[PDB]
Context: one part of a larger RNA, bound to proteins that are not shown
C1' cells in the first nucleotide's frame, strides 16, 4: 500500500492527480536527490464539551477509627462525719 | 463523703530461695469450750 | 427438757533461743 | 533483765571452700 | 546390725515474696466532646471559545415591530418581591396647574 | 394669607411607564368593613388548548352607603408557589 | 368515619379549608486544585 | 489559509 | 482588530544558516527636464 | 521633476532575536512577495512538560501573557518534479495498399 | 548523343 | 521553359 500520478489560470468545502478553458507528453530504464504527494509513525497530550474518571488540599456535605470526660458494673468488710 | 482492713483486682522479683509468731489480744474452740459469776431461753 | 445466747473471770492452743 | 533470729566487714592492686565429722537411742 | 533423732529451734484460722487496694494502671455497656488521621459525594445553567464580569433564569411599560393578531439579539431606556383600616366602600359639597390686577 | 377675572385638564390619581377621568376616577368631608361569605357555575390571558399567578360575566347569604335608581364581593392592568411531612379550624 | 373478638376512656389515623417553600421561582440536600495527571468524543469551539 | 476589518 | 468557512483517527511554531525565483511606489548606476 | 526593474545594495560590538542603535567602508549600503519561501535541508539560543530557586498572591494543595537554572529533533528503498548516464520503436504518430518531394521536366 | 540554352 |  482507494485508484492513480506533467502544468497555468478559473470555480468549488475561500490552496485540484482527476472538472472548465488552454499548454505540453513516443516507449522502457541506471544513479542520485530532497520541491510536492497539506508523504508515514498515533483514535491531539493544547482548548472546549459530557449531569465522565483518578491522585492531592481544606476553615465544603455526610460520616468513621483514635484521644479525653461522665454514669453504670466489676465491687467486698468495719469505723466515724 | 475519710479513715482502716484483705481477700476481689493491679503491677513487680525470682529457678515462685528462708514470710510471720514464739516477747501473746479488740484472737480461735464441743474433733485445742474445760469452768465461775450475773441476766435470759426450752 | 438434752441445753444454748448475751456479759464479764479464770483454763487450753503458747513452747525454744545470738548478744546486754 | 533488754534483745529480736544473730557464727564473717583481709579486700588498699584477683587464694581455698560441696557429696556431714561427732553426740545420743531401740 | 542397721537404722532412727540432735547437729540443722517449734508452730500454722493455710496466703511464693514484696507495693498497692474497693481505688485503680482493671471489664463491659451507655452518653457528650474533639477529631483532613481516614472513608464516601458534589462543586448550577446562559454565553459571537472557556473562565471573570453580568442575567432575564420568575416578572411589568414604552420602544425593536413592518395601520388585524404574533415576531428575535449579554438589543434600546425604566421597573418589580413591597405598601395602606385607609392610601378600601359609598353619599355630599366643590374645581385643579397655572396668569392678570388689588391690600 | 385674603379678594375678583380668566383658565379643556397643562395638575392629581402609594411606585416604573401607558391609557383613562372634570357638577369626577382629582380635593374636603359624614358614615362605614364587600379587603367577609359565596352550593366544585361558566370564561378570558400563557398555551399542549395543562397547571399556576392575574382578570371578566354570574347565582346563593349576610351586610354597607344613599331619598331614590343605583354602587361595592379590596387598591383596574407587576407584586408570587406542586407531592410528601409538619401544623390550625370544621364536621 | 376508623383503629377488623366485643366494649368504655385516652391516643393516633381519615375526608374537607387554610398556613410554614423551594428566588436555578413546573420545585435535587452540594467548596478548591492538578505543570504529575485520564477516558469517550468535537472542527457543532479556542490558539 | 479565505473575507471584512 | 472584527469574524468562526476547512483542518482535533494531528497540515511540525520564532530566529539564523543556505540556495533560487518574482515585484516596484528607483537608494546606486544609466538617459532627459 | 519624468524615463527606466537590466546589473548591484556590504563587515562587525551588545542582545535568541526581527526592529532599534553604535564602528568602520563604499558609487550605494533601498523597501517587498514565494503558505509571515525554506527542520524526512540543518540549528536548538527564545518560547511550552517532568527537577529546583526567588518576588508577589493563597489557610492550604496551588498559581503567576514575572524573573532564573537544567533539560531525546525519528523513516525515502514508492510516484512525480529537477539532475547527468543508456538502449530502441515511429509521418492513417505502431494499421490502408490512403499515393501531396521548398526536386526534374 | 548529350553538354551548354 | 529561346534562337541551339
Nucleotide at each position: 500500500g482507494a485508484c492513480a500520478g506533467u502544468c497555468a489560470a478559473g470555480g468549488g468545502a475561500a490552496c485540484g492527480g482527476a472538472c472548465u478553458u488552454g499548454a505540453a507528453g513516443g516507449g522502457c530504464u541506471a544513479a542520485g536527490c530532497g520541491g510536492g504527494g497539506a508523504a508515514a509513525g498515533a483514535a491531539g497530550a493544547c482548548c472546549c464539551u459530557g449531569u465522565u474518571g483518578a491522585g492531592u488540599u481544606u476553615g465544603a456535605c455526610u460520616c468513621c477509627a483514635g484521644u479525653c470526660u461522665g454514669g453504670c458494673u466489676c465491687u467486698g468488710u468495719g469505723c466515724g462525719g | 463523703u475519710u479513715c482502716a482492713c484483705u481477700u476481689a483486682u493491679c503491677g513487680a522479683a525470682u529457678g515462685a530461695a528462708g514470710a510471720g509468731a514464739c516477747c501473746a489480744a479488740u484472737g480461735g474452740g464441743u474433733u485445742u469450750a474445760g469452768c465461775g459469776u450475773a441476766g435470759u431461753c426450752u | 427438757g438434752g441445753c444454748u445466747a448475751u456479759g464479764c473471770a479464770c483454763c487450753g492452743u503458747c513452747u525454744a533461743g545470738g548478744u546486754u | 533483765c533488754c534483745g529480736u533470729g544473730c557464727u564473717g566487714u583481709a579486700a588498699a592492686c584477683u587464694g581455698a571452700a560441696c557429696c556431714a565429722a561427732c553426740g545420743g537411742g531401740a | 546390725g542397721u537404722u532412727c533423732c540432735g547437729g540443722a529451734g517449734u508452730c500454722u484460722u493455710g496466703u511464693u515474696u514484696c507495693g498497692a487496694g474497693a481505688c485503680a494502671u482493671c471489664u463491659g455497656c451507655c452518653a457528650g466532646a474533639u477529631g483532613g488521621g481516614g472513608a464516601g459525594u458534589u462543586u448550577g445553567g446562559c454565553u459571537g471559545g472557556g473562565g471573570c464580569g453580568g442575567c432575564a433564569u420568575a416578572u411589568c411599560u414604552g420602544u425593536u415591530a413592518c395601520a388585524c393578531g404574533a415576531c428575535a439579539a449579554c438589543g434600546c431606556a425604566g421597573g418589580u418581591g413591597u405598601c395602606c383600616u385607609a392610601a378600601g366602600g359609598c353619599g355630599a359639597g366643590c374645581u385643579c396647574a397655572g396668569u392678570g390686577g388689588g391690600a | 394669607u385674603c379678594u375678583c377675572a380668566c383658565g379643556u385638564a397643562g395638575a392629581a390619581c402609594a411606585c416604573a411607564a401607558g391609557c383613562g377621568u372634570a357638577a369626577a376616577a382629582g380635593c374636603u368631608u359624614g358614615c362605614u368593613u364587600g379587603a367577609u361569605u359565596a352550593a366544585c357555575g361558566a370564561u378570558u390571558u400563557c398555551c399542549a388548548g395543562u397547571a399556576c399567578g392575574a382578570a371578566u360575566c354570574g347565582a346563593g347569604a349576610c351586610u354597607g352607603c344613599g331619598a331614590a335608581a343605583g354602587c361595592a364581593a379590596g387598591g383596574c392592568c407587576a407584586g408570587c408557589g406542586a407531592u410528601c411531612c409538619u401544623u390550625u379550624g370544621c364536621g | 368515619a376508623u383503629g377488623a373478638a366485643c366494649a368504655a376512656a385516652u391516643c393516633a389515623u381519615a375526608c374537607c379549608a387554610g398556613a410554614g417553600g423551594u428566588g436555578u421561582c413546573a420545585g435535587a440536600a452540594u467548596a478548591a486544585u492538578u505543570a504529575c495527571c485520564a477516558c469517550a468524543g468535537g472542527g457543532a469551539u479556542a490558539a | 489559509g479565505g473575507c471584512u476589518u | 482588530g472584527a469574524u468562526c468557512c476547512u483542518u482535533c483517527g494531528a497540515u511540525g511554531u520564532c530566529g539564523g544558516c543556505u540556495c533560487u525565483u518574482c515585484c516596484u511606489a528607483a537608494c546606486c548606476u544609466a538617459g532627459c527636464g | 521633476g519624468c524615463u527606466a526593474a537590466g546589473g548591484g545594495u556590504u563587515g562587525g560590538a551588545u542582545u535568541g532575536u526581527u526592529c532599534a542603535c553604535c564602528c568602520a567602508c563604499u558609487g550605494a549600503c533601498a523597501g517587498g512577495g514565494a503558505a509571515c519561501g525554506u527542520g524526512a535541508g540543518c540549528u536548538g539560543g527564545g518560547u511550552u512538560u517532568a527537577g529546583a530557586c526567588c518576588g508577589u498572591c493563597g489557610u492550604g494543595a496551588g498559581a503567576c501573557a514575572g524573573g532564573u537554572u537544567g533539560g531525546u529533533u525519528u523513516u525515502a528503498c514508492c510516484c512525480u518534479a529537477c539532475u547527468u548516464a543508456g538502449c530502441u520503436g515511429g509521418a492513417a504518430a505502431u494499421u490502408g495498399c490512403g499515393a501531396g518531394a521548398a526536386a526534374a521536366a | 548523343u548529350c553538354c551548354g540554352u | 521553359a529561346a534562337g541551339c

Overview: Method: cryo-electron microscopy, resolution 2.89 angstroms. The entry became public in 2023. An RNA structure (LSUb_rRNA_chain_2, nucleotides 606 to 1466) from Leishmania major strain Friedlin, in which 562 nucleotides are resolved. The sample was in a buffer at pH 7.6. It comes from the structure "CRYO-EM STRUCTURE OF LEISHMANIA MAJOR 80S RIBOSOME : WILD TYPE". It holds a match to the Rfam family "Eukaryotic large subunit ribosomal RNA". Clan: LSU clan. The organism belongs to Leishmania major, within Eukaryota. The entry has 72 different proteins, among them Putative 60S ribosomal protein L22, Putative 40S ribosomal protein S15 and Putative 60S ribosomal subunit protein L31.